[PDB]
RNA sequence: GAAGGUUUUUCUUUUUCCUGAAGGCGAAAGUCUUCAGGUUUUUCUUUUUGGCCUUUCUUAAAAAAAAAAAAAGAAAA
Ligand code: GTP
Ligand code: A23
Repeated sequence: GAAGGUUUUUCUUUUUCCUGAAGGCGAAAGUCUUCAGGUUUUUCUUUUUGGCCUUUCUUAAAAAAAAAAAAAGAAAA
C1' cells in the first nucleotide's frame, strides 16, 4: 500500500423524552393539537488515518485469537 476486522468519533435526517407559548377537552392529576427551544443516548449506512488489530511478512493469507481514533447520510429512544 492492499484486503479484512476492532474500538472510539464527526455529521445530517427521523422518531420519541423534557421545558416553554397559543388554543381545545376534562372533576381534579391531567391530556390533546399546533409552534418554539433543550442536553444526552442507541441503531443502520458510507468514509477516512503519522499514531488500533490481523494478514500479506518463517511455522496455512483457512478457523481462531487480536484491536484506536475522525468524517458524512438516514433512522429510533
Ligand atoms: P504495515 O502497515 O506494513 O503492517 O506496518 P508499518 O507501519 O511499517 O506500515 P504502514 O502501513 O504504516 O506504512 C505506511 C506506508 O508504507 C504505506 O502507505 C505504503 O506506502 C508503505 N507500506 C507498508 N507496508 C507495505 C506493503 O506491504 N506494501 C506496500 N506496497 N507498501 C507498504
Ligand atoms: P431518561 O433517562 O430520563 P422513550 O420515549 O421511553 O424515552 C425514555 C428515555 O429517553 C427518557 O428517560 C429520557 O431520559 C430519554 N430521552 C429521550 N429523548 C431525549 C433527549 N432528547 N434528551 C435526553 N434524554 C432523552